[PDB]
Context: bound to proteins that are not shown
RNA sequence: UACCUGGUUGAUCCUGCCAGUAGCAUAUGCUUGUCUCAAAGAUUAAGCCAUGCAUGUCUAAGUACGCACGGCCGGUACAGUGAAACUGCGAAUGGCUCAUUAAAUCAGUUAUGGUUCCUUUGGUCGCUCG
RNA sequence: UACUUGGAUAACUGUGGUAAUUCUAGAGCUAAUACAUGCCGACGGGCGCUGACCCCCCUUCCCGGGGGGGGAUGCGUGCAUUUAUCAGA
RNA sequence: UGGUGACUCUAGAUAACCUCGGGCCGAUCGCACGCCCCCCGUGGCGGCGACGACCCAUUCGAACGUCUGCCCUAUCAACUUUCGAUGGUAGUCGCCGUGCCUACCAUGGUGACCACGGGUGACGGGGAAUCAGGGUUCGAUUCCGGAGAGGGAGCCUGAGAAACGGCUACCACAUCCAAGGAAGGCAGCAGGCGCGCAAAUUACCCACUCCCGACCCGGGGAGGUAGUGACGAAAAAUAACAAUACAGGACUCUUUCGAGGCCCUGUAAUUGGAAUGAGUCCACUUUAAAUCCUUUAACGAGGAUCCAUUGGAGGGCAAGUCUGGUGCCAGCAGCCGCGGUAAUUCCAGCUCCAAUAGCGUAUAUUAAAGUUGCUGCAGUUAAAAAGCUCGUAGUUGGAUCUUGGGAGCGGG
RNA sequence: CGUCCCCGCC
RNA sequence: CUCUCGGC
RNA sequence: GGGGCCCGAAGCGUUUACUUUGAAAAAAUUAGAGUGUUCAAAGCAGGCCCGAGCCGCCUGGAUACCGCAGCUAGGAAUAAUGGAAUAGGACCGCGGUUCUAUUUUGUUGGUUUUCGGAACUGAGGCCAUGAUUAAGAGGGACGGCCGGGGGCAUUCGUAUUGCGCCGCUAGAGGUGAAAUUCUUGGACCGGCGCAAGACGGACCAGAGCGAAAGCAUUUGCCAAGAAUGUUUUCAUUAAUCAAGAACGAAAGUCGGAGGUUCGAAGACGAUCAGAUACCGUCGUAGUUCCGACCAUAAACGAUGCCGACUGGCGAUGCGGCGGCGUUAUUCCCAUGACCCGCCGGGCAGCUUCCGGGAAACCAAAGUCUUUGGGUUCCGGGGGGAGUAUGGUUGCAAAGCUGAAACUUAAAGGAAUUGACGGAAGGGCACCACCAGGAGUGGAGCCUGCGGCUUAAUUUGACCCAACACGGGAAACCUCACCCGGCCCGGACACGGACAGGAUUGACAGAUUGAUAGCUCUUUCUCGAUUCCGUGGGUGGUGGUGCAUGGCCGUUCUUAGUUGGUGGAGCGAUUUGUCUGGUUAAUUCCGAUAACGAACGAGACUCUGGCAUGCUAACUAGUUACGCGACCCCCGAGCGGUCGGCGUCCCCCAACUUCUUAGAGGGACAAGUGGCGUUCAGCCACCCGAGAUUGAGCAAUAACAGGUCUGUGAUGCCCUUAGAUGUCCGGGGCUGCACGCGCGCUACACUGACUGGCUCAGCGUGUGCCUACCCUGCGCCGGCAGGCGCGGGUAACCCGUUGAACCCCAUUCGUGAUGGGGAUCGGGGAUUGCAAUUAUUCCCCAUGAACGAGGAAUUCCCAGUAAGUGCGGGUCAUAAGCUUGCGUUGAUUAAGUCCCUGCCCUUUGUACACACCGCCCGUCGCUACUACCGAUUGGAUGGUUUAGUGAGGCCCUCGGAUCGGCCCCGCCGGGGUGCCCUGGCGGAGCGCUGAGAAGACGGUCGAACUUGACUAUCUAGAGGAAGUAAAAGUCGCAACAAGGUUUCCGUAGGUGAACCUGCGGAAGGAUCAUUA
Repeated sequence: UACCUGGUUGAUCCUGCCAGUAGCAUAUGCUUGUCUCAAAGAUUAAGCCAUGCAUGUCUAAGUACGCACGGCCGGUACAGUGAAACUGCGAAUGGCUCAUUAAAUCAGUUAUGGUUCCUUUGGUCGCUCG
Repeated sequence: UACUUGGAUAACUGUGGUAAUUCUAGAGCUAAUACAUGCCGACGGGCGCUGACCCCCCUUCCCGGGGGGGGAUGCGUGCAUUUAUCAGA
Repeated sequence: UGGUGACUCUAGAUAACCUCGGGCCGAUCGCACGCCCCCCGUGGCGGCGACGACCCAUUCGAACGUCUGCCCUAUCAACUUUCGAUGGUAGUCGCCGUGCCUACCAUGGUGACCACGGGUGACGGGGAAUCAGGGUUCGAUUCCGGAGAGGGAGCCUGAGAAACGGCUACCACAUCCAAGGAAGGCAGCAGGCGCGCAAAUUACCCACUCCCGACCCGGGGAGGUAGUGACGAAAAAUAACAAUACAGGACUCUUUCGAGGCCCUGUAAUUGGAAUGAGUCCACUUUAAAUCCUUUAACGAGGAUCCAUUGGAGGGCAAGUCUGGUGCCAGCAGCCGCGGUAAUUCCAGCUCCAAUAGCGUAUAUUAAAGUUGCUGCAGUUAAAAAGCUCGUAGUUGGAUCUUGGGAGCGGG
Repeated sequence: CGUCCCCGCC
Repeated sequence: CUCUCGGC
Repeated sequence: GGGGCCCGAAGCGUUUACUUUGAAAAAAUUAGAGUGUUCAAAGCAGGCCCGAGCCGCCUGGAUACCGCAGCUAGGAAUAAUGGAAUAGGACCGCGGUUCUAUUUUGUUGGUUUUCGGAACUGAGGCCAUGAUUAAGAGGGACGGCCGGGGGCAUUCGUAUUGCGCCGCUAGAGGUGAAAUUCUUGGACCGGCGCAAGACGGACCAGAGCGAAAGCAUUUGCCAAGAAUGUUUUCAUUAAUCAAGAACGAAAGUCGGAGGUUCGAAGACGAUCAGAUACCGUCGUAGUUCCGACCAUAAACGAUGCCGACUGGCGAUGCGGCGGCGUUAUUCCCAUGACCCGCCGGGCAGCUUCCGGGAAACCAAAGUCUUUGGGUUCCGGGGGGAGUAUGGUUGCAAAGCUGAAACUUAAAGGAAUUGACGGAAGGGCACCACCAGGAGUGGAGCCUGCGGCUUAAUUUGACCCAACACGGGAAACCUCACCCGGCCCGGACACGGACAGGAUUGACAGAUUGAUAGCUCUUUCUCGAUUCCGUGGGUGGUGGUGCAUGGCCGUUCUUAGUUGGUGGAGCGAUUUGUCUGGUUAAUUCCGAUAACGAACGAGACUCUGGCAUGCUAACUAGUUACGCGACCCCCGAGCGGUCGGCGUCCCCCAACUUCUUAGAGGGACAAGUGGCGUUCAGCCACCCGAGAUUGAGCAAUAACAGGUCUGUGAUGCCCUUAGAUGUCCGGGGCUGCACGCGCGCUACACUGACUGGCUCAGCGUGUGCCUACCCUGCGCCGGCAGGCGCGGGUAACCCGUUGAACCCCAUUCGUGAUGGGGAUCGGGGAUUGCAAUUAUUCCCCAUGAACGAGGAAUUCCCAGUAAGUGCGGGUCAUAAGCUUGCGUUGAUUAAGUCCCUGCCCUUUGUACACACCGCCCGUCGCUACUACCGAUUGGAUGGUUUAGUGAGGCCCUCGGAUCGGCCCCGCCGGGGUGCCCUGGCGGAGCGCUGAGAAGACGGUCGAACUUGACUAUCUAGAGGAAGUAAAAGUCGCAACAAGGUUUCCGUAGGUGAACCUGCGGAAGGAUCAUUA
C1' cells in the first nucleotide's frame, strides 16, 4: 500500500469454491512489573425481588400562646431563635430498558391565518356610572 | 363594618380500637396570601334612544306648516365571552 | 385605524345574555421612617418591595398537520366498504380543523412505480467497523426524539398525566394475619434468585455539573469519587559501557612468512564504575474527607533468581533433512497430509520463528470475492438461451427549431 | 473577444 | 427579453 | 397633467430534468487550524515581563462535509412535452348587444352624462398568413413475381395384405448354425382382375417456405407472407419484453369410424450357468382420420431478439439491372434456356496471424480492463434435489411453480503422451501360415510333475518367461522329511559354588544298534581352562523373493529411444523419428521446419574358409640321403611298400605344401546387364576360397517373473540345550490304481546276423586343504575283470585316437519269423564301509506289445534336417540329461498374413498403481437429519363475530347528617303618651341552602365464554428416503463400434442393472461415395 498462495491432476491451461491469510466484538484459555483514559446484565430471561436508598423545602417579607430556648421588663401589647402543621409550589423532570411499534416513530423542510400554555419578562390593573 | 366581614377545620391536650399500616371517628379550643360574602371612595359628566316642556328663523295679504336648538324626568352606555347588522382606496 | 399576498384579522359602533358547579376591579405581608395642624392634637400625604390576577404579547414548550426517505417476503393479487372505509350537507364533543361520532346522499379509494398480509434474532436518526473508488455490514446503549414500568384496561388534583418510587379492578406471583383483613410491584441505584459461554461494591459526598423547593443556608443511588475490571485506546521497565583472551568483521603497508594501529558482534569467562525504577516508605500534594498519579527524605540489583509469555519447525507464513520414546495405536493435523522401528508434522530434551504485557483457540462480520459483477461477470463443450410468437406494465428510444460573422476589454 | 483558452455586449 | 405614472 | 441623465414593482417569446452559487444545517464524532511540555491517545488549554504594587495587557475556543426532499438567482448543449391544418389561428383597429367599483358632474337631496373594466356578436384591412427534410427506422398501397408457406375437394401410382380364379410340385418361411409355424382341402410361384387403408422411391441437394413444432402425386378454390421495385402514402407511429395470452415432433387419455403394413404389452421358437433381452413368427393397445385434452424431447446451431462497424475467393435461391455469343418458339422484336457480371434480401462452405477463446474450434463464439448501443429469460462449488410441503392443470401417468435440514475438498471443461479395441490400414514372426522333411501324440522303458496311503515317500519351479529347469543321473553326506540317541564351539558381563575340588574322561557288569561312562552299582584319572542362575552374541539348506540387494529371462533380438540450436504452440509438450520407395533393420533415398548429432541395428570381438606369401617351428611332417626286411627277377629296375634305423654330442641336408602360431590383404553390391521417380536399393552373369559362413556383448524401462536351498549379502519373525544347529545310524527321496513334458528302443528286407576292409576332432588326463588321474607293454581268465613291468605335470603316452550305419562276402525271406527285448532266475568281478529297496557290467535263461498309430501340434532352408556315433559338464563307479565335435548326409522356399501373435500409424476411450483398468444397479447389516402419519393431537400469540361483564367515567333520580331565614312567645335598652333594637326555648307536621350512602339510563371497557381466521412452536405407533462405511452377494448397464452406438422425452414391462415401441440429437465407429 487498487496484492495472493495451496488445494481437482501422469503434469498443464480454465471454470469454481473453500483452506490459509489481514482487521472487527463477546467471552474462554496461559501469563501479567507501571501509569494515563476508559466499556462494563441487550442478547436465552421486558423473569421474579428479601434488604438499604433514590424528592423535599423558608426569606426582613402568609400563618408562631409547643412548659424546646430566649432579650426589654410585667405600667405596656405585635418582640425573636423555632418543632410540627395549614397554605402555594416541585413530584408529568430526572434515570433505566427497547417488550411494543414498519410511511407508523423518527431524519431533512414547512404551517398551526387551525390551538393552548402556572412558569420569567413587557403592558393593564381610577377605563364600567351602581 | 370599610380605620378590616362569618364559620369550622391543624399541630396541641385529654380520651380509644384491634395484628396491623404513611389507619383513625367522635368533644373544648384557635388562621391564614385556605373558603364564602362584601363596602365607600374612585370622577364630573358625555352618548344612543324614549323625550314632556321651553326658545328662535322662514313661506303665509290670512294662518297652517317647513327647520334649528336647549332640555328635567326614564333604559342602557369597560374589559372577558356568546351572538345578528353596517361603513370600511 | 394598521398591516399581510390573500383571514370572516387586530379595531368602532348598532340590540341582548353575561352562567349562584358565579371573572376582573387589594379584607395580603415585611423595611427604614418622614411632610404638613393652613378652615387643627390627630386627619391627610408618602417610598422600597413581595404575594395572584381579567385580558394581550414573548419564551419554555405542548399536540394535530404539507413535501421528501426504511429490512426480508408473491408458496401474500386484486384489496378497504352491511360493523366508517373514500367524500359532500346538518349536527355532537374535542383547547381548536376533519368519518372522532351521528343521519341522508351516486358510488368511491387503494394496487405490479408492489397494495392488503406476514415475519424481523427491527425503536428511529444523528451515528460505528473497513477501504482505490463504488461499497458491505452494525445502530439499546452515555446524544436528540417515541414507547414501557409484569400485562393491557381505566380514572380524581394539577397548566401540562390516561401517571404506576398514585389509586382501583382482573389475570399469574406473593408479603403479614390473632383467619374479621391489611398490604404489592427494582426493564431506578447496589445486592439476590432463575436462564444462561457471556457483564461490578448491600461504599463515600452534595465540593465540582446542574436540578427542585416560600427560597443564598435543605434535599438529589441525577451527578462526582473510590472498590473489581487482559474489555478497548495509548505511553511505556525487564539493562548501557570498558579493557582483557579467543573466534572474528570493516579498513591501512604489502599482497611475502604476513605484523602492526581505530570502530563493531558473540562468550551462566573477569570484575568494575557511575544510573535506574518494582516494591518498603516517614513527608508533601490532590480530594467533601481519603489512595495512586506529580516530588522528596532513608531503603531498595548482580545469576541484577526483583527468572515475560502464547503456538510451531513442509508449504501458505518465519524456523531443525538435531537427539531420543512410539510405531497408521496414541496423537498431530484449518488442505493435502504427517504415524509398519533411523517419523524434519506424533509425546519428551536443545536450538531457531512471530508478537509482546502479550498470544492462541471459538463464533459472529469486512477486504480478499470481477465468488452477485451499477461501477465491474457468465450462458456451444466447465452452471446456464425459455420451442416459438404475441402483447401490457416497466426499460431504452435518430438528425432536425440562432451558427458563424467585424464587435473592444486583457494577455501568448 | 484576431484562429484558440476565462467576461457582459453593437 | 416585455409595458404602465420613461415614479430616486 | 407630461423633455435624455430613467429600468423599484402587476408580467414572462410556456412548463420539467440537470449543473453552480447563495439561503435554509440541535450537540458529539470524523477531515483538520492553532494550543505542549511527561510525546501522543487525550484536554480547548494556555502562552506573556516580573525590581513583583504588575493597585496585570493581549489572544484562541475557527473552518470543511451535512446524502436525498423543498427555498432562491443564473446557465439554457443534453433528455420528453405543446403551440395554428376542416383554421374554433396571433397584432392593431372599426361598428352593434349588455352589466359594473371610485372620481369631474344634477339645486338641499333627487340622474343628464362620461371617464374605465368583464364579455358576446358583425365586416374587412393586416401577420411572407400557420404543415422542417422524408432516417441504408417503422406502418401502409400498388405491379411483377417467388416459394414441399397454410387450409378445404378430387385424382394417380406402384408396393403390402386379403379375396376370386387359372398351371406345376412338396415343399415354404427364416437363423453364424437351428426352430415355432403355413403346407397333397394344393401353400410358394407366374398371369387376370377386385377390395382395404397407409405412404408418395430413384428426382431430392450443406437448396426453398414457416415464428417454431413442420412442410413433397396431378388438379380446383380460400386467405396470408418474405425479398425486390418505387421521385406513392402516414410522419416516430419504434424491437425483446413483467403480469397475461395463442400455436406447439412424437408418445399418452376420452370419444366415433377400420384395422392394409408395421408394431408397446403379451405369447410361441433358438443362444448361453441363469437371458425377465438382442434373432425369427404372430400379435392387442398403438401406427390412420375426426373433436377435446395432454405441452414433452438431444423442441441441438447443446449457440436469445433489435441496431452500427467490422477482409476476401469460388458457388446456390429470388427479384431488379447490363451484355459478346449459343439455342427453340420462326419469319423480325419479343418470350423461353446457357455464359459473363452488378445490385439487395438469404441457407451455406473453403482458406485465412482480422480477431477473440482454456482450448477444441468459431467473421462471430469480433469490435471486452484500451471494460457502457437497448433489453428479456437465465447461472452463482459439488450433493441433498427437481426432493418435501403449499398452490394450480390433468381421467390417470404426470406437468408448471418449488425449499430447508444435513453432507462433501472436490465434481467438472479442454488439451499433453501411453495403454486398451471383439476399430481401420500396413510391415514382421516354421516359439504363426503355405509346399515340404524329422516327427511327437500309438506301444515298452529311463527320467521331470499332479493325485493315493504310508512316518514323509517331496520341495521352489505351472502358457509362452514351468514339467532332464533347480546345473536334483541322492546306496554313506547330498538330507532340507521321519525315527532314535550324545556334548556344546551359551563368547562376553554380573554372584556364590570352588587345589578340603567348579570340572572333563574311563576300564568293569545290565539296557541302547553302537568297543556310544548316554544311563543304573563300583570306583579311578586332567585340573581354574568349566558348571549353576541373571543380561547378552551365536546357528539355521526354517518362513517371507508381496522387504529385498545380485543376476538372468521375456516385451526383443525387432528397430526402436535422448540433448544443443532452430520451427509449432499460453502451457504441460511436440517436430526432430515423415506421404512415399527400401532393407533383417527412423539403416538409406527423397517431398519436407528441421540442422547438427547421440543411444540401438550397425559397427566391434570369437572359431572354420588362402596364397605355393613371410617369419620358423626334433614336442610335427615332406623330399631325399647311407641301411635292413622283403616282392618279382640275370647280378635284373633312376624298380614298388615300411609309422623299421638316424640326418641336436652330427656334418649324418634343407624346407614348411600338408600338423599349428604371429602379422597382412582378399568380398566393399567392386565390374557387365536389367528393374528402380535413373536416387536409395533388388535380381541374372563372368572372373572369384566364398556373391546372405555361424556365434559373444547387445538403448531406457515394465515385470509383485524365480532364486532367502549360492556364499560369514541381508531386514523381520521363528525352534535355541526335549534346537528346526552341529555329531552318528537307518529309512525315502525311486514307492503306485490314474493322467501330464522332453526323451531312448524298435514295429523290419534300403532289413538284421556272421566275417573282412577303410576315415575323425574339439578335449580332459597324478589335485594346498583331498585319498581319488590318463593309460601303454607283457601274462592269467570264456566276460566284466585280475597280476607283474613302464610313459605322461603333457604336439613327447594313450593316439597315425584303426568309433558307428557306411564298402565287400554268407545266412535268414514276409512266418509277431536269430531281428523288436520289456519282466523275471542263477553264477562272478567291478566301486567303496556297504549294491537288498539290484550304480553298473559279463554268460545261460521266460521271452508280452510293437503291421508306421484318430484327433491335435512341434522343430527344421545348407553341411541344414536327419541317421549315427564320440568327447567335456556331471563322477568312489558311472547318462537314456546337457553342451559340443565329428562321418554319412537330399527334395522341398525365396512367398504371404489364410490360422495364431509382435511392430507402426490413424487413433475412440471417465482407462494412467496401465482392460488382472475405472465405473453401475437391485439385494444386506451398522450409525444421524429432515419428511409422511390415525390421534375431529397439544401449547402460546394476533385479528375478530355473537353474548356476559369487574373496576372507572357522565347524566337522571334519590336523601344519613350539617346550616341559615321567617312564626310564636319570655328577659331587657332608649326618647317625646307611641315607636326601633339585643339574649333565651320549638319548628308554625314552614322557607332557603351544603349535601354522604345508594339506585336507574349512556361509553370505552380489564376479564370471561363460544365460534372463525391466521402465525409460530411442539409430541406421535408405524412408513419411506437422503447421509458414511469396513468393503458382504448376482453379472456387467455405460467407458472401444463396451459387441443390441449412446443419450433424450413419452408409453409400457421387468430381481436388478435393464428391455421394447413412436419419434429426436450427435457426447457412434462415418466435413466424402463418384453418370
18S ribosomal RNA from Mus musculus: 1724 nucleotides with solved positions.
It comes from the structure "RPL13 (eL13)-mutant 80S ribosome from mouse".
The entry has 70 different proteins, among them Small ribosomal subunit protein uS8, Large ribosomal subunit protein uL4 and 40S ribosomal protein S17.
Rfam match: Eukaryotic small subunit ribosomal RNA. A reference for the family is Cannone et al. (2002), "The comparative RNA web (CRW) site: an online database of comparative sequence and structure information for ribosomal, intron, and other RNAs", BMC Bioinformatics.
Keywords: Mouse liver 80S ribosome, Spondyloepimetaphyseal dysplasia, RPL13 (eL13) mutation, RIBOSOME.
The structure was determined by cryo-EM at 2.46 angstrom resolution and released in 2025.